[PDB]
Context: one part of a larger RNA
Molecule: Genomic RNA, nucleotides 3399 to 4217
Organism: Escherichia virus Qbeta
RNA sequence: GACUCGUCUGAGGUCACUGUUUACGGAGACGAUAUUAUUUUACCGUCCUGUGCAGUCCCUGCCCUCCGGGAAGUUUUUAAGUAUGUUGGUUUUACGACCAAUACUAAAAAGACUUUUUCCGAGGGGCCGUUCAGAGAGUCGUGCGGCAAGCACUACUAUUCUGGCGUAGAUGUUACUCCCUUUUACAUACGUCACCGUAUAGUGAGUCCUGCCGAUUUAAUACUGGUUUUGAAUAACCUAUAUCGGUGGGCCACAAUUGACGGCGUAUGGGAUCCUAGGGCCCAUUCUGUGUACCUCAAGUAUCGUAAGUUGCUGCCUAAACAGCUGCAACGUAAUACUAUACCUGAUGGUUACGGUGAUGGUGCCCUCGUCGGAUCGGUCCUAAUCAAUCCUUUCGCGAAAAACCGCGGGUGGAUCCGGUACGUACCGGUGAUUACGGACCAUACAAGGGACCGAGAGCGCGCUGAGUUGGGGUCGUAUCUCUACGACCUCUUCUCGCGUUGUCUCUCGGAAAGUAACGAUGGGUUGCCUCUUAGGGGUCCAUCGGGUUGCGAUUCUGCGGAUCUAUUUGCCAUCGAUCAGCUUAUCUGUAGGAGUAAUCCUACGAAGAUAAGCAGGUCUACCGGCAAAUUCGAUAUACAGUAUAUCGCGUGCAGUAGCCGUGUUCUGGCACCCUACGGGGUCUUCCAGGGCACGAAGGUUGCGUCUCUACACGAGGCGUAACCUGGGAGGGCGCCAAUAUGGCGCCUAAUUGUGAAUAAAUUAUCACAAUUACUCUUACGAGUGAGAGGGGGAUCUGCUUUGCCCUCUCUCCUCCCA
Numbered sequence: 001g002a003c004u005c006g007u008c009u010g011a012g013g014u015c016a017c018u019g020u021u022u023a024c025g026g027a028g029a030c031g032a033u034a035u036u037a038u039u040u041u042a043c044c045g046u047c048c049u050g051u052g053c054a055g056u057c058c059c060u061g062c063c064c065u066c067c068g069g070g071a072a073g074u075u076u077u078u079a080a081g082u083a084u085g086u087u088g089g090u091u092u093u094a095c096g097a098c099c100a101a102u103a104c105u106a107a108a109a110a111g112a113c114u115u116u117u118u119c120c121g122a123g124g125g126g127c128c129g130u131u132c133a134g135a136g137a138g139u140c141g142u143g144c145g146g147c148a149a150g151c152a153c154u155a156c157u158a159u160u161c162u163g164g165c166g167u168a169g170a171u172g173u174u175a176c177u178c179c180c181u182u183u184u185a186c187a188u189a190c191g192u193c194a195c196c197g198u199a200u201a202g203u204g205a206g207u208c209c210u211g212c213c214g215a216u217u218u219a220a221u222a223c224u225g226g227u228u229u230u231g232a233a234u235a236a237c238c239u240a241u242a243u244c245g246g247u248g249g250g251c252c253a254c255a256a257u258u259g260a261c262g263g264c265g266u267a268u269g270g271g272a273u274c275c276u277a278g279g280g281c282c283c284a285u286u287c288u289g290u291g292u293a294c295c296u297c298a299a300g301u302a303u304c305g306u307a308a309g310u311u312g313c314u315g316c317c318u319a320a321a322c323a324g325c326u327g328c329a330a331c332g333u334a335a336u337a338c339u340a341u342a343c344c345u346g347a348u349g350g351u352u353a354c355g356g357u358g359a360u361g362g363u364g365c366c367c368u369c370g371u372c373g374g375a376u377c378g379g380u381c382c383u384a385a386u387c388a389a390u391c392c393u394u395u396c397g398c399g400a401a402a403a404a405c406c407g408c409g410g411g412u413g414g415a416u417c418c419g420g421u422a423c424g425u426a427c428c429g430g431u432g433a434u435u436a437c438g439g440a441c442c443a444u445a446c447a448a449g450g451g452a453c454c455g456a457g458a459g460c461g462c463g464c465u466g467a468g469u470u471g472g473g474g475u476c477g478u479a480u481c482u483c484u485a486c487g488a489c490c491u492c493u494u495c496u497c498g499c500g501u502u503g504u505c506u507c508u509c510g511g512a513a514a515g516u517a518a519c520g521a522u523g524g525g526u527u528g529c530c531u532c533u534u535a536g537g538g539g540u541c542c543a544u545c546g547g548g549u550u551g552c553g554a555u556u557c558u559g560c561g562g563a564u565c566u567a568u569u570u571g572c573c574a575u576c577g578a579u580c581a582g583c584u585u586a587u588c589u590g591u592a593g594g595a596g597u598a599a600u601c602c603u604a605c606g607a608a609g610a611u612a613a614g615c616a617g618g619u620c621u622a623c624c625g626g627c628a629a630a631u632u633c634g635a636u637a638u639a640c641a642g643u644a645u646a647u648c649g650c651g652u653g654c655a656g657u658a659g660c661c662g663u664g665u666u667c668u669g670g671c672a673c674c675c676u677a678c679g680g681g682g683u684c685u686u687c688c689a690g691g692g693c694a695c696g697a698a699g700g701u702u703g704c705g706u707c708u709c710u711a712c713a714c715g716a717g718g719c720g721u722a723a724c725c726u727g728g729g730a731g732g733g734c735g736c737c738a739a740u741a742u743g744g745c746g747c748c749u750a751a752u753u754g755u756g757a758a759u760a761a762a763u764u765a766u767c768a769c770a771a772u773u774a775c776u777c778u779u780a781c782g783a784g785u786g787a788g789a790g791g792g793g794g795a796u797c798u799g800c801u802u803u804g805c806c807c808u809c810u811c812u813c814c815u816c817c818c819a
Base pairs, nucleotide, nucleotide: 001550002549003548004547008169009168010167013059016056017055018054019053023051024050025049028047029046030045031044034041061127062126063125064124065123067121068120069119070118071115072114073113074112075111076110077109081105084103085102086101087100088099089098090097128166129165130164132163133162134161135160136159139155141153142152143151172519173518176515178451179450180449188267189266190265191264192263193262196259199257200256202254203253204252206251207250208249209248211247212246213245214244215243216242218240219239225238226237227236228235271377272376273375274374275373277368278367279366280365281364282362283361284360285359286358287356288355289354290353291352293351294350296347297346298345300343301342302341303340305338306337308333309331310330311329312328313327315325316324378442379441380440381439382438383436384435385434386433387432390415391414392413394411399406417430418429419428420427421426453511454510455509456508457507458506459505461501462500463499464498466497467496468495471492472491473490474489475488476487477486478485479484520545521544522543523542524541529539530538531537532536551650552649553648554647555646557642558641559640561638563636564635565634569629570628571627572626573625577620578619579618580617582615583614584613585612586611589608590605591604593602594601661696662695663694664693665692666691667690668689669688670687673682674681675680699725700724701723702722703721704720705719706718707717708716709715726819727818728817729816730815733747734746735745736744737743738742752771753770754769755768756767757766774785775784776783777782786813787812788811789810790809791808792807793806799805800804
Other pairs, nucleotide, nucleotide, family: 003549cWW007170cWW007171cWW011061tHS012060cWW014058cWW014059cWW015057cWW022052cHS023050cWW026027tHS026048cWW030046cWW032043cWW033042cWW035040cWW066122cWW074113cWW091096cWS137158tWS137159cWS138158cHS140154cWW144150cWS145149tWS177514tWS178452tWW181448cWS182444tWH182445tWS182447cWW185186cSS189265tWW194261tWW195260cWW197258cWW205252tHS210247cWW219222cSS222225tWH223240cWS229234cWW230232tHS230233tHS273370tHS276370tWH285360cWW292352cWW293350cWW294349cWW295348cWW299344cWW299345cWS304339cWW307334tHS307336cWW309333cWW313324tHH316325tHS317322tHS322323cHS361362cSS369371cWS370371cHS370372cWS382436tWH383384cWH383437tHS390416cWW395410cWS398409cWS436437cHS443449tWH458503tHS459503tHS460502cWW465498tHS469493cWW469494cWW470493cWW525764cWS527759tWS527762cWS527763cWW528539cWW528759tSS528760tHS529538cWW530537tWH531536cWW533535tHS534535cHS535536cWS542766tSS552650cWW555647cWW556645cWS562638cWS564636cWW566633cWW567631cWW567632cWW568630cWW568631cWW569630cWW575622cWW576622cWW590607tWS592603cWW596599tHS652653cWH663695cWW665693cWW710715cWW732749tHS748749cWS750773cWW759762tWH759763tWH764765cHS793795tHS
């Protein structure tokens, strides 16, 4: 922006005249045509009438559009009426004046433009369409009149509204808005005053029990049994029975900690601030039982070394071993012990941690009273008061050379809350600012509880690298040592700085959702009001609503371009030779002149002209080819964007078709028997297969228990169900009745009271909100009874009864039942 449902919305009536296209009425007639008939049906054209149709004119009613001008808005402007910026110059030089333009304010104004506005004169232009149904309104006919009903029906429906399609206009806004929420009751916490009752330990008159320990006694085929042995009898063994001393447990009594309820009261009161008051929690210490550690001692073990014992050479015989003879050195071994090391066991004294009831110094902390004697910190409402229409801009220039800036004095201009009145102006109410007296109020009853969508901040909660201090502990030197004098240095920690995690919890933000004045639509009562008649209708109000598509990729149509291969044409660079024609230059010739007579140097040359030199300008012969540009064409392969035409595949919303799951319906063969006859048949009970046909639905909400799937949990489907709402039914009462009984018709239902809204003001139906439901009892609480509804008990033996009969629990006094 579109698309789109809904909504609501748009033109007129004529006066007269004109024609006739169709249709039909035409009492009409002319002609052409087929015609049957107890003397008809039908075809067109021609004249004219009518419904109808079409066209012109008229207006009034509504709306749009031009010009002139009364009036109004716009632009432009050779003046300077201060201050002031710039430019340029005259004039000036250790700095002054002079003249012009540009810049600027302020007044008179007029030329041009415009209708921004508006009045008057005047012109132009426009006035959605429609078939179908009903129906105020009406006659001919179709029934009923048996009467106060006058009826439906046939047809011209003669107008008029509703409704129906088409064309044309809007479709939510506005506002607030974190909100819900305490629909309660005026508190919250405790002492009562009563009812209720739970879990709990403290004590105990006591009762009762088990279990355990210890003590006693008790048994051999025995109170118990068993093990072993025994063929066996038996025999050894473990076992149990009874009694006493020592536990524990249950039962009862009490003392409490709580906890739910109603009339009381007890505690600040509009929140937040620190205490002494009270209740409870915490350190250290007092005692008491346990243990670890350090110190020391006994205590048994191995251990540095030793008692003892071994090895080694400077010679060397030793035929070797060289063990070691003139000498040395070292050492594996703890026989015993010593000085000393270290392990274990036991025992202390001093130092430590722990359980326990105990009490003491205690700071502190949590809880009710912050009341209270010390005292404070900030907002808002009711109500009372003052003030008792300003604010804003400019200009004035005096006080001043000028201004930065000042205020004074008071002309113009803007706004000066809303609402009612008068009809501009202006009048009255609120509200406007100040003081707030007093009361109240800080999510109403200290107030409390609670939540959603995106993203966000913060308090919080949490982790510690590092840095500082509070405190503890520990270490060394100098002289010195019943050890004083001094300095230095390590470690941990209290607290914070600070960093980081997060917003999980609370709060805050912004936006979103929700509510959300009023507007428009729909269903209702009147009172009050107003038009009109009043019958009162409609409006005052009561309730409710106030839209949506723009899923998926794509052929789908279009437009776009450069890239390349080409060209129409424009433009330039060209090899090479030939050829046409112009000026200028010099001079051997001459013209003009110096040196010069002779001997020739040059200024000049178309007075006349031969020759040395240059230049390009046109043209053509052969021929290249290179590159700048416009276009587009034939084509190369090409890139992008938008949406509709239907469409392709996915899903969607939907219908129809179909499969079959199951249920029902059914028929064929058999399952089964019996029979027949070895031909073949009857069957019941279903089922195995196949075939015919119909079918599959908890109304919504909430709440609870359950089955299954999901899974962190969370949730979901179904199930059974309490309760809540929609419809439907039964009763349902009332009237209308018909013929009584009773049959039919209609209408109707929980209701009553009180509070909010209710009209300007009073009611105040509708809605909401709160209670009620049967009688008597005080009307306090509650009790009794009658009725019904539901559940549990299982209710008979020899019970009562001044009650007639199963006992008891729960619920209701317009009901019961389904989707």